Method: electron microscopy, resolution 2.93 A. The entry became public in 2025. The RNA (Env38-Golld RNA, nucleotides 3 to 833; Env38-Golld RNA, nucleotides 749 to 833) from uncultured Caudovirales phage has 872 modelled nucleotides. An Rfam search finds the family "Giant, ornate, lake- and Lactobacillales-derived (GOLLD) RNA" in it. By type it is a non-coding RNA gene. The reconstruction used 5,894,560 particles. Primary citation: Zhang et al., Nat.Struct.Mol.Biol. (2025), "Structural insights into higher-order natural RNA-only multimers". The entry is indexed under Natural RNA nanocages; large RNA; cryo-EM; Golld RNA, RNA.

[PDB]
Context: one part of a larger RNA
This record gives sequence, structure tokens and C1' cells, in this order.
RNA sequence: AUGGCCGCCUAUGGUCGUCAAAUAAACUACGAAAGUAGGAUAAAGUGGAAUAGUAAGGUUUAGCUAUUCUGCGGUUUCAUCUUGUAAAGAUGGAGCUUGAGUAGGCAAGUGAGAUAUCAAUUUUUCUUAGUAUGUGAGGGUAACACUUUAGCAGAGGAGAAAAGUUGACUGGGUCUUUGCAGAGAUUCAGUUGAGUUCGGAAGAGCAAUAAGAAUAACUCAUAGAAUUCAAUGCGAGAGGUAGGGAACUAAUCCCUCCCUAUAAUCGCGGUAUUCAAUAUGAUAGUUUACUUAACAUCAAAUUGGGGAAACCCUUUAAGAUAAGAUAGUGUACGGGUGGUGCCGUUAUUAUCCUUUGAUAGAGUGUACCAGCACCUAUCGAUGAAGUAAACUUGGAAUAUGGUGGUAGGGAUACCACAUCGGGUAGUUAAGUAUUCUGUCGUUCAAAAGGCGGCGGAGCUUGUGAUAGACCGCUACCUGAAACCACUGCAAA
RNA sequence: AAAAUAAGAAAAAGUGUCUAUCAGUUUUGACCGAAAGGUGUCUACAUAGUAAUGAGUUGUUCAUUGCCACAAACACUCUCAAGGUGAAUGUGAUUCUUUCGAAAGGUUUCUAACACCGCAAGUGUGAAUCUGCUCGGCAGGGUAGAAGAAAAUAAGUAAGAAGAGAGUAGGUUAAAACUCAAAGAGUGGUUCACUUAAAUAACCGACAUUGGUUGUUACAUCUCAAAAGGAUGUGGAAACAAAGGGAAUAGAUAAUCCUUUUAAAGACAACUACAAUAUGGUGUAUUCUCAGCCU
RNA sequence: GGUUGUUACAUCUCAAAAGGAUGUGGAAACAAAGGGAAUAGAUAAUCCUUUUAAAGACAACUACAAUAUGGUGUAUUCUCAGCCU
Repeated sequence: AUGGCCGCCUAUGGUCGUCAAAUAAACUACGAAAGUAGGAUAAAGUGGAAUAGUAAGGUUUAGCUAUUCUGCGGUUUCAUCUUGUAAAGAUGGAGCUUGAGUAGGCAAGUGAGAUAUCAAUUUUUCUUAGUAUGUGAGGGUAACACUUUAGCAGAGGAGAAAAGUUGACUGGGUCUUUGCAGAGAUUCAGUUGAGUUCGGAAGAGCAAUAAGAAUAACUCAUAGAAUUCAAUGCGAGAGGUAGGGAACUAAUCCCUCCCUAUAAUCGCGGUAUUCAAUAUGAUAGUUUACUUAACAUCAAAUUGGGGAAACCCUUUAAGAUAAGAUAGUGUACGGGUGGUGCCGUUAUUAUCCUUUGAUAGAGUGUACCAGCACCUAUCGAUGAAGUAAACUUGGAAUAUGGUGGUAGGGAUACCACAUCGGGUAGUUAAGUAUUCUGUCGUUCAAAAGGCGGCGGAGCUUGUGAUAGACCGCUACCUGAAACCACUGCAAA
Repeated sequence: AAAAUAAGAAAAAGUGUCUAUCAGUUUUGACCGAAAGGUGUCUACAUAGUAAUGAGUUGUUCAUUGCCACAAACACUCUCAAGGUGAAUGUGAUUCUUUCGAAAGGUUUCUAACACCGCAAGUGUGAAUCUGCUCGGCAGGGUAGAAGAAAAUAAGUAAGAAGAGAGUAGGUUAAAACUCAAAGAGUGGUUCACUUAAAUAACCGACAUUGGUUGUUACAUCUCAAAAGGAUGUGGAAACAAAGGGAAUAGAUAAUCCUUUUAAAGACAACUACAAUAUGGUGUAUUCUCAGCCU
Repeated sequence: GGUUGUUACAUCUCAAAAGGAUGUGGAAACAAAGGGAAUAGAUAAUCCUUUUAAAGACAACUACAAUAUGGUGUAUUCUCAGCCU
């Protein structure tokens, strides 16, 4: 170098070597033992105490850190014992409870939130309509009753649309630790009753599963996360129950109280599986918006005519359908029945529709002839269709695949950093008579001084040189590392 | 709670970059300048207007020709003048030093007087006289001149006659590039010569002068206790040496480096000759080398 | 017309003044003198002007002719007056 591990990809560095972290105990060699010298190898954590310190002026408390101990798990290893001799298993006993960072990227994962739809039901408005009907001046025709006009007021019911309101509220306990108040999560209790059961009923029964999805293409917030479980481990723990105890009494039992057992639900952790770098766009899609309700179809009723009282054809319609409907059959899933596809979803069937493609036709339109369009038939597909905008997924492959910092602007490419930051010295080579010095050794009883070693100053040439600004290099010293937790506030 | 100690000695580590300086170098130009004495004056030229042929050359001259500049006899032309056109022909570079050395002009004064003569004019002696103009009656005056006579300038000028061929080696400066044989040796010294310490080649200019005796002044050594003096002396370039300068906390000391002596007025006055260039020594020593001096 | 005289003028002669001599028609000439120029003057060829070319006057007194017809007037030329014949 390459390989394994730190979630993935890459850079960097950190570990080990292909059974791929170290370090204890183990294991040796001594020792009577304490131990001393060697020494290879494992691993998930969840809780509790008890210190020591803390910010802090004292004191109080909480936290925060460190250390030790300990339950229980995990793991390793020794000892013993059977079974089996290995395969293991059981029972003691000991050790450890710990490591992989720093960037940039990675979330159809999950969590919280939005936003539909559905079933009820109130109100308002519109249509059937100024319709039915009421009140009805004034007229006609009577002879002294029989028409009921204009006008004015004006519907219920049925149909439809929009706005709503309901489909649950309140209390207690836990949990999210850091205490204290808000949210959620869960659990227990209660309340109200829309609905169904029996009822002509008024009453009485069961009553909150009294519906509800999906989200890649909405928000944010999570860097590792999700799912899963005969081996999963520990802790908290609403309740109900079961046990035991406290307390009181002369005594006993029950309730209130306390603890333990059980565990609905949580917190952390574990096994197993899966996902995890960017940019191009192949594919596969989703929202909005427009065509726009043009056209078309369906409508409570309605306008007129024809039948004939069956019904047609019509022409208006509040309004609706932007891909569904209508009858099966009951593949499958649910939901209630005394029970029946009896009802909800989606399975084809069959006919309608939507969008269409192939023929095979007529006609008509485009100035004529092609062709095309439109209707009809047949055979297929199709869930609306066309289009704008955004947006998601992102084959194969080809480049990219840490941060910053480079030139008038970009690419290539190059640099220096892997947690950064702030200082102290320096940063040309030799040669030196004397002198002064740093540092070390030595001689010196302290100062003085001498001597030696490694250098420095200054001078001599070299380097032309001098001075100033950046740019680096090279030793060394120091500092800050460093935080998390559902929010908001916070000191005790 | 917030800015106070450290970064000891060696080792290591860009001789980086950029800017501004300051030094040099290599070219140019421009001035300036002698490296074998002092002083004075000097350093320009290449066979001579300019080119070419042929001579000759100890400086540079001739001859011919072509051409250029200037002058011009003359010829043509121009109605006169002013001109124009050709020309025969002649003139055409030229520094320096010594020495010897003029004139001609023009400049200030003179243009008399005396004798003899009526006066002039004459004749002798200044130089002793003439002209133009003008004023004068004249002999004269006053203005320009001619020709003369003095003297200073001219002038140490011009022209001769000898001698030389001489601005070098290099220095400074401005600009432009640039940046260290931009070092050293060596010589008396400077190099463009030579390169690791020794040899080689040039150069250190031209001419004249710098003479003798005596003295002054300055300076150098010695000798003098200072002061007062005394002795021997004075060219130049080197050396050996000596003394100062300059450092690293004051000083002092100085390897190396630099500066200065070393390396002294061959001066200056007065008087006085001038050489024969014989060509060695003596000047003259630590080396060379001129002046002088003798031959 | 004659004699005499005055005045004026012309030449000469007079140093000016004072005088003296000879004289006086007209038209020309020769000549002479002035005038006039070209920067002051002066000079004048030519040109012009003037003399040349002089009162044949004037007074007083006094006769008058015979027309002879030449000279003399009279000169540088001509030519009248006068005078004589």
C1' cells in the first nucleotide's frame, strides 16, 4: 500500500490484520502470603446509595462533575460437581461495565402538526311561483243570489345550494427530570347522550368503535434512524387483584395508610433485517391553475302538443356529475343479523358513460381533389381528457464525491488545514587579534574572578547591500476545547 | 473572572517576494583629465578645397584631370543704368612650442623763421613745399587735402627659421539597461596586457626652461630641560615601517579594513654665464626614475 | 519869306554848377538802349517797346511874285517846306 471497525459516501486520523479495538481478571515465574516482574484476550446497559468539589458573600437546598460501592443483566475466567468423555450444563468466586472525532453531505424513514371526506342535523337562500290559497274594491247576470276580477297580502310540503353545529367534555394519577407551569403521550374514573332494543306512547334497557383515511410530490424537526423479537435486559409505572406490615383497640376483622407480588403503557439499551453522498436526466408520478360546466349527460318539478290516461315527444329549470354511474356475482376484507351479498370496500360480469386507437361505411365541411374533421357500426384498449406552471422519484453510464483560497471572470489544476487560537524566539556562509556576553562544566569559602565547551555580539569578505511591508518556513511555550434532554421560565 | 508568569542553551529554518533607497558594472553621449619631477604654453590634423591616377614622403608636397565655393581678365547679351550668360585664369584645409623678428597705413603736433630783397618773386640754410574750395583790395586768412619732418602707437603683431605630430591612461556626470574578474595579483605606476601568483606587452604626451655662487623663507630628520639656538638636508612614484581612525553594556584594542606620514620649499630673491648633446657615473637611496653636474 | 532874339530839344565840349560850340521838316534804315525765362539774380538767340528820326516852333521888326527850273536844303536812303537861278 491493501483490508476490518467508527450508521452511509468522501476527505482526514483513529484503531486493529482477514476469527481484524484496547485494558482488567485470567495465565506464567517466584513468594507462606501480601505482592513483585512479565502477560494475551471479552462485552448492552439500566438503576440505586455514599462521599469530594462546585458556581456563591456566608447559610439552606437542588443540580453539575469526579470517585467508590452495589442489585440485576452482559461478558470473560478460575474452582468444583454430575451428565459424557469431549457436547455442554449446574453451583459458587473474581474482573470489567468501557473506545472510534472533525468537517460537508445523506430521512419516500419516523414524530408532532396541518388539509380531506363521510353520517347526522339546524339556520339562511333559491327553485316548484308571485303557484295553491286568503283577503278581495269594481263589474256582469239576476231580482232582491251567484258568479268570484283587478289589486293587496302570499304558502307549507317536496327539490337544491351554501353556511354552520355535532361526531365527545371534565377530573385524578402517572411519563417526558431539573423545579415549576403549559403542552402532548398513556391510564383510570365520571359526566353528557346520537344511536339502537322493547314500547301507540311516557317511560324503560344497552350506550362514546358517536364513522374517518392518506401524504415522496404540504409544514417543521429529527443526524443516524426505522422495523422486528422463543434467546431481548433493566428501570419507572395508571389501575384492578393478591400477600405482608404499620397504626388504633381490651381484642379481632374491614376500609383509609405503607411495601412487595402481577403489568396496561412508557424511558434507555440489546439481537436480527433494511436504508443512507452529489450532479446530468431514463422511468414512474403528484399537486395547483386554465379549457369550464363550452359542449354533453342527470335532475324536484315545469311549458306546449300528441296519444291515451298507461305515458311519450317536447322547452324551461334551482341546481348537480371534471369520471364516474346502474343491475348483478359475492374473490377478498369489515360491519351487524334470529338469518339473507343483507350493508360498507374492491372483484370481474353486463349495459351506460370518459379518453381513445384500428378498420368499414355514408354524407357534410374546409375554394376544389387528396387527406383531415364530424356521425354510424365493429373490434380493442382507456379512468376523465388536453394543456401551462411548479414538484417528487431519480435506471444505465459519465463526471463529481471534506472545509477555504486561489487571477478581469470562469473552468481545469494547485495550495494548506483535519477542533482552532495567541504568543516567544528565530529564519545567509565562512573567517575571526582583542573585548563584551548567553549557556554549561570546572576552579573559586561569598562576592569578585580565572579556566574549558557550545555558541552570540562586533569586524572581514562574500550574498551587491540597507530599510520598510506582506508571504511563508523551524523550534518552543500556552489557551479555549466540550454542548445536548417536549417546549417556555427558572436558582434553590 | 482577569490579564499577570513562561517561550532556558544548542540544533533546525526562504541566501524567499514586493516596494523605496544606496552603491557599483556595461554601453552611449557630454564635459573633464596626463599614470616616469617642477613651471609655462599646448595636444588639432592625416599626402590637403573635394575625389581619383602617378610620383615622392624625415608631415602631409607636387603634376594632370573631373567637380565644388569665391574672385575675375575677357567674350556674348543687355536701348543707358541696373543686370543676365558663359568663362581664360587665380584663390581655396592645417594645430602647437621655441627662437628670430618687420613694415605700410592712421594718430597727435609742424607747414616756420633767418639772410638778401621797396613788397612779392627769387637765392641759401627747417622738411622748406604745393594744391582744390572759400573769404580777402593785396601778402594773407580758414577749411579740406597731397608730399614731407619729429615721436609714440603699430607690435613682440604680421612674415620667416628650427622643433613636434602631442587630449593619452583614465575620471566625473546624465540616461538606459542591469547587478559583483563591480575580485585579485603584479609594476616605479596605470592598463583594454596577465589571472591564483608569477610572467608577458604597451603606456606614463609635444616643445622650451628648470645653469653656477650667495642669501631668505618653509619643511624634514637629528642635537638641544623648555626659549635661545646648532648640525645635515629638500624632485617624483612605490615599499618596509610608523602613527591615527573605527566595536561589540563606559572606556581601551584593531586581526582585518580605512586615513596620514613614510615620500622634506630641485622653491623664492640678488648677482652672474650659457652649448657642442663625449655618454658612462653621481644625483641615489629599500627599489626604480627625471631634473641638474662631470665626462 | 528875310534879320534879330526867346524857349524846348538833340548831339558834342565841359570833374559836378557855371557855362561854351554846331544845330533842329517827315518816313525808313544801320545801330543803340531797355523789357521779358526756365530754383535768387543775370542773359536775350528770337520777339516786343523806345530812341535812332533834334521846337522848319514861338515873339518882335520887316518885304512880298513872276512860278528861269537845275542845285542846296541833304544826310545811310528817298522826299516836302523854305533859298538861289